Source information: The PDB entry is titled "The structure of a hibernating ribosome in the Lyme disease pathogen". Shown are 76 nucleotides from a PDB entry: RNA (E-site t-RNA) from Borreliella burgdorferi B31. It was solved by electron microscopy to 2.86 angstrom. Among the 54 different proteins in the entry, which are not shown, are 50S ribosomal protein L23, 50S ribosomal protein L21 and 50S ribosomal protein L24. Rfam match: tRNA.
Order: sequence, then structure tokens, then C1' cells
RNA sequence: GUCGCUGUAGCUCAGUUGGUAGAGCAUAGGACUGAAAAUCCUUGUGUCAGGAGUUCGAUUCUCCUCGGCGACACCA
Repeated sequence: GUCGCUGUAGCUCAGUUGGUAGAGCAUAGGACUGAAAAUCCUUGUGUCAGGAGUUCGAUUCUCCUCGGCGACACCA
């Protein structure tokens, strides 16, 4: 320099060709065992990275960036 992409709960992960904000783990509370564990149950954890445009409304649709990526080509 270029290509394929992602950023959503504290972590991991969905996310539907546009009208949900959640899944698993963990956190906290109740119950259970003699405790530690394992069930069982509740419960929080978001401008869904930012902006512009598309829509009647946009995490989602496009584009421009921010930061992080994987992979490829040069490298006097």
C1' cells in the first nucleotide's frame, strides 16, 4: 500500500435482507448441603464505537472516519 472484516452486557456470542436489545458464562439475592460444589429460581449488565445520509422511524441499509483486527504484495 491492498484485500477479507469486525467493535452489542464484565467476558464470549447471537442478532432475522428494517420495527427485540438479548443467548451462555460470570455478578448479586432466595432456596438446598454440614460447608465448599452442583443444581433451581430471580436480578441487574447498552447513544449496540462516532458522524452524515436512506426510511415514516436505523445496532441492522449505504457511505465517511475512529480504534483494533486477520491475510496478501513491496520494502531504495